C1' cells in the first nucleotide's frame, strides 16, 4: 500500500449519551469470562503495491 | 513512456453446506431440552496449493516452563527420537461505563482467520515435464531411479515386508534458515 480504531468536521439518526456517513487526524488505547471449532465444495464479479512482461496498440 | 496482461494486499456474490445458540409457529414439558416447520446472523467458499490440531501451568505482556493436540525422521513392529500449539470468529454470560422518555431501558468497551498459534508441506524451483501465452505467467506431474495411486494376500489391527496393475521421474536443484 489497503483496514481498525483514533483527532477534527459536517451529515441523515435518536429521550439523550450515542448510532451510520464522508474527510481529516493521531496527541493513549482498545474489560473479563465460559462455550463451540462442523462444514470444509462448485462457480462469479472487483481489487490497492509499482510488482513482474511488453507481442499488440499510439 | 501511454496503454496492456500477470502478480496481488483483498472488497464482495450465486448453490450447497454447518457447531453450540438465535426468533417465529406446531406437539412435549413440571423443568429442562425434545421432534417439526419457517427464519436471522455467521463459516467455508476466503491459507503461501494444500493437510492437520482447538491442552494444562506462569507471566503486564512479548514469552517462559509444560509436553498434552498433532505432526517429523529412523528403525522395524503395538520401540526410539525430534519438533509441538490458535481465536483475532459463532454463541451465552460477567463486568466497567455513561446516556437516560433517568435505576429502567439505552449505549460504549477497534480491525485481526483470505489460515492466527503451530506442527506439516507437491508450499517454496527465474527448474523439469505437458496444455495453454509472444513473454510474465497459470495448471498438472516430477525431481540424490525412485516416486504415486489402486488391488493381493497375510493381521487382534495399524506397520515392516512380499504380490498384482497402474500413471510420475528416472535433468540438473530442494537446501537450511525465511514467507501464508
Nucleotide at each position: 500500500g489497503a483496514g481498525c480504531c483514533u483527532u477534527u468536521a459536517u451529515a441523515c439518526a435518536g429521550u439523550a449519551a450515542u448510532g451510520u456517513a464522508u474527510a481529516u487526524c493521531g496527541a493513549a488505547a482498545a474489560a473479563u469470562c465460559c462455550u463451540c471449532u462442523a462444514a470444509u465444495u462448485c462457480a462469479g464479479g472487483g481489487a490497492a503495491c509499482a510488482c513482474c512482461u511488453a507481442a499488440a496498440c499510439a | 513512456u501511454g496503454u496492456a496482461g500477470g502478480c496481488a494486499a483483498u472488497c464482495c456474490u450465486g448453490a450447497g453446506c454447518u457447531a453450540a445458540g438465535c426468533u417465529c409457529u406446531g406437539c412435549g414439558g413440571a423443568a429442562a431440552c425434545g421432534c417439526a416447520g419457517a427464519g436471522a446472523a455467521a463459516g467455508u467458499g476466503c491459507a503461501a496449493c494444500g493437510a492437520c490440531u482447538a491442552u494444562u501451568c506462569c507471566g503486564a505482556u512479548a514469552g517462559g516452563a509444560a509436553g498434552u493436540a498433532g505432526g517429523g525422521u529412523c528403525a522395524a513392529g503395538u520401540g526410539a527420537c525430534u519438533c509441538g500449539a490458535a481465536a483475532u470468529g459463532g454463541g451465552g454470560a460477567u463486568u466497567a461505563c455513561c446516556c437516560u422518555u433517568c435505576u429502567a431501558g439505552g449505549g460504549u468497551a477497534g480491525u485481526g482467520a483470505u489460515a492466527u498459534a503451530g506442527u506439516c508441506u507437491g508450499a517454496a524451483c527465474a527448474u523439469a515435464u505437458a496444455u495453454g501465452g509472444a513473454a510474465a505467467c497459470a495448471u498438472a506431474u516430477a525431481g540424490a531411479a525412485g516416486g504415486a495411486u489402486a488391488g493381493g494376500a497375510g493381521u487382534a489391527a495399524c506397520g515392516a515386508a512380499c504380490c498384482u496393475a497402474u500413471c510420475c521421474g528416472u535433468a540438473a536443484c530442494a537446501u537450511a534458515a525465511u514467507u501464508g

The PDB entry is titled "Cocrystal structure of a tyrosyl-tRNA synthetase splicing factor with a group I intron RNA".
An RNA structure from Staphylococcus phage Twort, in which 238 nucleotides are resolved.
Crystals were grown from: 0.1M cacodylate, 1.8 M ammonium sulfate, pH 6.5, VAPOR DIFFUSION, HANGING DROP, temperature 277K.
It was solved by X-ray diffraction to 4.5 angstroms.
It holds a match to the Rfam family "Group I catalytic intron". For this family Rfam cites "Self-splicing of group I introns" (Cech, Annu Rev Biochem, 1990).
The 2008 paper behind the entry is "Structure of a tyrosyl-tRNA synthetase splicing factor bound to a group I intron RNA".
The entry also contains Tyrosyl-tRNA synthetase, not shown here.